Context: bound to proteins that are not shown
RNA sequence: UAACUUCUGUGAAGUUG
Numbered sequence: 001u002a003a004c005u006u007c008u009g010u011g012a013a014g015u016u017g
Base pairs, nucleotide, nucleotide: 002016003015004014005013006012007011
C1' cells in the first nucleotide's frame, strides 16, 4: 500500500467499496 474473484498473464478483466 482498497478487498475479493477468474485467468496459460514480465500481466488482464470482473464484482464490491